26S rRNA, nucleotides 413 to 1425 from Thermochaetoides thermophila DSM 1495: 971 nucleotides with solved positions. Primary citation: Thoms et al., Embo Rep. (2023), "Structural insights into coordinating 5S RNP rotation with ITS2 pre-RNA processing during ribosome formation". An Rfam search finds the family "Eukaryotic large subunit ribosomal RNA" in it. Clan: LSU clan. The structure was determined by electron microscopy at 2.63 angstrom resolution and released in 2023. Entry title: Chaetomium thermophilum pre-60S State 10 - pre-5S rotation with Ytm1-Erb1. The entry also models magnesium and zinc ions.
Context: one part of a larger RNA, bound to proteins that are not shown
RNA sequence: GGAAGCGCUUGUGACCAGACUUGCGCCCGGCGGAUCAUCCGGUGUUCUCACCGGUGCACUCCGCCGGGCUCAGGCCAGCAUCGGUUCUGGCGGGGGGAUAAAGGCCCAGGGAAUGUGGCUCCUCCGGGAGUGUUAUAGCCCUGGGUGUAAUACCCUCGCCGGGACCGAGGACCGCGCUCUGCAAGGAUGCUGGCGUAAUGGUCACCAGCGACCCGUCUUGAAACACGGACCAAGGAGUCAAGGUUUUGCGCGAGUGUUUGGGUGUAAAACCCGCACGCGUAAUGAAAGUGAACGUAGGUGAGAGCUUCGGCGCAUCAUCGACCGAUCCUGAUGUAUUCGGAUGGAUUUGAGUAGGAGCGUUAAGCCUUGGACCCGAAAGAUGGUGAACUAUGCUUGGAUAGGGUGAAGCCAGAGGAAACUCUGGUGGAGGCUCGCAGCGGUUCUGACGUGCAAAUCGAUCGUCAAAUCUGAGCAUGGGGGCGAAAGACUAAUCGAACCAUCUAGUAGCUGGUUACCGCCGAAGUUUCCCUCAGGAUAGCAGUGUCGACCUUCAGUUUUAUGAGGUAAAGCGAAUG
RNA sequence: AACUUUAAAUAUGUAAGAAGCCCUUGUUACUUAACUGAACGUGGGCAUUCGAAUGUAUCGACACUAGUGGGCCAUUUUUGGUAAGCAGAACUGGCGAUGCGGGAUGAACCGAACGCGGGGUUAAGGUGCCGGAGUGGACGCUCAUCAGACACCACAAAAGGCGUUAGUACAUCUUGACAGCAGGACGGUGGCCAUGGAAGUCGGAAUCCGCUAAGGACUGUGUAACAACUCACCUGCCGAAUGUACUAGCCCUGAAAAUGGAUGGCGCUCAAGCGUCCCACCCAUACCCCGCCCUCAGGGUAGAAACGAUGCCCUGAGGAGUAGGCGGCCGUGGAGGUCAGUGACGAAGCCUAGGGCGUGAGCCCGGGUCGAACGGCCUCUAGUGCAGAUCUUGGU
Numbered sequence: 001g002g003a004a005g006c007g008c009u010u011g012u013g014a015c016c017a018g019a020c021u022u023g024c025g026c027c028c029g030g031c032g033g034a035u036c037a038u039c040c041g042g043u044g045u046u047c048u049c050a051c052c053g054g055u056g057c058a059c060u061c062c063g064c065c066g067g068g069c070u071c072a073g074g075c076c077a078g079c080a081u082c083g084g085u086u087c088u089g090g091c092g093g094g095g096g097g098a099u100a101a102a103g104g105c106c107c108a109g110g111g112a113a114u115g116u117g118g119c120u121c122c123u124c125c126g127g128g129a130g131u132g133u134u135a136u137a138g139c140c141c142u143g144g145g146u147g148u149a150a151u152a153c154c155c156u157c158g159c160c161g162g163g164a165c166c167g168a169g170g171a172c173c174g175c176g177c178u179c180u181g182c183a184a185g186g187a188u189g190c191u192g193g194c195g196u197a198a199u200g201g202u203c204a205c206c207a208g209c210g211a212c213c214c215g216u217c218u219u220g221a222a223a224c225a226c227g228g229a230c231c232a233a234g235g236a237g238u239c240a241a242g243g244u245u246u247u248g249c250g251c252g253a254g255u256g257u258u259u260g261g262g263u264g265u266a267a268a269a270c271c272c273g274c275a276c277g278c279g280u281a282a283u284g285a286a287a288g289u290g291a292a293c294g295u296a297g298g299u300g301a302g303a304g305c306u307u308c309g310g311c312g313c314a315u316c317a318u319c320g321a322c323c324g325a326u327c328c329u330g331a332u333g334u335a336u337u338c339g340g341a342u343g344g345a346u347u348u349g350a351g352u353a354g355g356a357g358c359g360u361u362a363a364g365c366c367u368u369g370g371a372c373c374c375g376a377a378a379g380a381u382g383g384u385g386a387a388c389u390a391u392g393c394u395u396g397g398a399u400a401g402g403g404u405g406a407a408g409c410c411a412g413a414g415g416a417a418a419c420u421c422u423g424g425u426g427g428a429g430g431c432u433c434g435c436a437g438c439g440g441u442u443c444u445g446a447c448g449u450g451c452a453a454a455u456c457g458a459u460c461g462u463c464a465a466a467u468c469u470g471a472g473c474a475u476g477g478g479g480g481c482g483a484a485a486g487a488c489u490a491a492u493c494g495a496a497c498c499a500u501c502u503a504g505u506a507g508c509u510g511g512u513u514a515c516c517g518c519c520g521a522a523g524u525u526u527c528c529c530u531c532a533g534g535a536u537a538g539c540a541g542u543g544u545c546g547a548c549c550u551u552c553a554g555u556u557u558u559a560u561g562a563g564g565u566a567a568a569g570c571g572a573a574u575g
Numbered sequence: 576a577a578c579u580u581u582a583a584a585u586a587u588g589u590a591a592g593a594a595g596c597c598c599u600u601g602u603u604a605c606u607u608a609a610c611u612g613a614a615c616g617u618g619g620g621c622a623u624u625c626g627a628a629u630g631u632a633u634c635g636a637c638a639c640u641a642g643u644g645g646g647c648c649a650u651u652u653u654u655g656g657u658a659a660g661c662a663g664a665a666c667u668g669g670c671g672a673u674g675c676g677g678g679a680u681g682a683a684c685c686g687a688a689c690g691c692g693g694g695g696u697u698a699a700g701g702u703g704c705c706g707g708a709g710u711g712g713a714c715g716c717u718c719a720u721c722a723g724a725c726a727c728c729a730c731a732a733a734a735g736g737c738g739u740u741a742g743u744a745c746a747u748c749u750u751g752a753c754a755g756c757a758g759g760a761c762g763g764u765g766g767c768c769a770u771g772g773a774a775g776u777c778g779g780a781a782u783c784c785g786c787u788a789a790g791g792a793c794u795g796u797g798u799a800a801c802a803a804c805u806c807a808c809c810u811g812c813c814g815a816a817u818g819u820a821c822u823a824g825c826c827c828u829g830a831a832a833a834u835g836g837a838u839g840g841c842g843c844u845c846a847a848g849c850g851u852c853c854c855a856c857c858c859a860u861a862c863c864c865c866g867c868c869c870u871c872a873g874g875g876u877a878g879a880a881a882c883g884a885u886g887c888c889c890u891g892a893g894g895a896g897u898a899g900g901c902g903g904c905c906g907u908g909g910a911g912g913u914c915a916g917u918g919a920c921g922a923a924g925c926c927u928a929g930g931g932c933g934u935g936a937g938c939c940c941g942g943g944u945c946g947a948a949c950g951g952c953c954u955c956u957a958g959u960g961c962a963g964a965u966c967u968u969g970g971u
Stems, first nucleotide, its partner, number of pairs: 006210004011205006022072002025069010039054006074194008082167015104146008118131005176182002213228004229971006239369008248360004254278003260272003282289002297319005304311002321352002323349003326345003333338001372511002375508001379501006390475009401433003404429001408425007437462003442458002445456002477493001479489002515903005526535003538643002540640007552630002555628002557591005567581001568579002595621004600616004605612001646670004651665005675686003690867007700857003703841003709854001711853006723843001734828003738825010755812005761785003767779002791806001795804002868894009905960001907957008916949002924944004929940004
């Protein structure tokens, strides 16, 4: 030494904020003063406490100055005695089992070889082979004694060390014990250095370890993709109306003054009332009719109260009653054709059944408006352009030198003539080579943020005309013009340009601005004709309220289902 | 299995009380031959134990509001398939929304879930060095011409190995096995047919007997055909254990392209590889003890010596978070009140390797520059907070 930046922790250097400098209380000594205690009078108060004026005569009070003493004092540490948690080492006991199994020493039996001694046979004389039961080694098995042996292992009761980290609380209270006290409801005692950049902090850098670039989109996720050179300032859920739920407030069967009038210190504040809105009654398409059998009913709960017998709010469940609508029957009566009582039966209505609303404040949510911000191709209304270019009309201008050689004509030779041949002349052509002009074919051309939003070089087409060109004039966008390419109509054309409607619409793309705290998700559950589909169950957060009352439960057990499936037996039956 | 006296594991349905259990009474518009069952009600009896375990800060009902509502991966179960891949469902877990320890590395793996700190102990994984912790212990196995160390899938087979060990079965063996050496390996017979020739050995078909200790009408070399040699089999010498096939381990082969590279790397061979067992040790935000912060919950606090009671004191538990919901605070421009507020002896603004407070947004102070206004508290109000928009304007 081929990125930096960032996190944790030291270190170095540089630079710094604190803290500290002594305070309080006693004992003496020296000063300086009497705002010492008691009593008296006045005043105020908390009605018994104070202040003010006199009195104190210095052993009483108050400051100051010197000493001495105790206590508390800043930063960093060391040791002792403790408490809490924890790591590690050693020691003393107890218990169990085959009251370990072994093992040592004995006693009594049995047995064998990887056969000890002895004996026999070989040899290299080193050692081999055979025999068999302890001899000049030993072993195995069984029983018994010592023996409740020891030890291993496991369990268990204590004791003594060594080390680390931590000290929350702040009078007493409590539980206790080893009780003059304590290791008992949380650390004190002693000592040293320093008293400042020493501790500590900030900045720069090195070191070890750690560490992708943010935002957006997508899907399940990454990746892809998009934005970001840098900085400052600006920059995006707002206002109105109308609902709805909740919070606060006033009044309450009522409530709302503010259209208006009165008044005023004049857009304020204050006052006034008729109407009107909402509510107080509903039901029916309508005509219409219109809410108590009962302490506004019975039963079961229910907070609270109780004279302890009960009474029982809100609310819930259930059975009844009442009003309107629907269907059926059709009483007394009578404008004999009206009236609709009485009784039933169904659903129905946010209906009655001891009113709860109205106004206002604040928050959430919904609807309509440009409606969170920026963004289309578009549509429409009214104007402006033919200076570019397209076409035409009027009136002007302009275009070397060559090649070829049409009619007409002349001469000569033929031919009866008509004609034929030869040589001249002549100068025709939307003829031809080619200079200018006009055009624009080709080139791995030049140039490519150019000299130029179409240029430069070479090459090429045309060049007497359907050629080139000026000015004046005409044609105007649902148009014009067009040798027709949807070409051209001022760098704008499958419909020019300018302003307006207009902040047009987007379901698509991008963006959408402080912090901390408390909760916290989800993917066919069920139905509908699908994709360019919907609701909906489920899962969450804030409020409340009710006796937060009943208890319940992704669990086991019990009984009984499913799984009789293994398995056991068939000296149970049957197979 | 379809035989059963009896009876599986796995999860799985229902039921397990006073809100219940019956008895009785009647009605029935049910039903039954039927007043018969059942339903409907009526009354009564049963509290002597309220009739398993374990747990229980787990209640209920309304209102209002919001996101997501045919996504991904995996175990198990089940239904289908393919040449091989795979495709549907059901439950459960994880992820999308999520950090931490280990898998060298990472959507899907293992461990474990998260306030800020200290101490202790672990999980998964590790202890040769990188790297904290063992060149730790025991018994083995394996040598790879790119071993193996996170394999299971494929290549891939009943695969191929004169690699190396551990087994199993069968067989031979002092009546001498397996290997060798010395010898035999003969007679009918030149068996039959065929062939130019063919005698065991170019072919076709048969394949027997003798002598045997044993020897094929021949296993190969050889000849034109013979001969000759050799093998099967037998004997002698020798001397004690072998042979065959399978099984299990570990090793090699069992197919590979193309820049130079990967058990993460060095490297490792009685391992630092493989199998099992054993001892200690290392560390996560996990667990234990302690402190502190916040939240939630449960308590105490007036003849008040009495309190930002919106306070204080005591006790316990808990702490991740996208969409989403709620609370409290900070900041900016302006209005009312108030602080008898600050200010030319210096307001606002700006700079600042200078400090203090707050978890934080922020607040406050010192030093410098500067020149005319500005701030705290409680209410009121909004054109009120920027990094993004190929944002706008200006500057570099």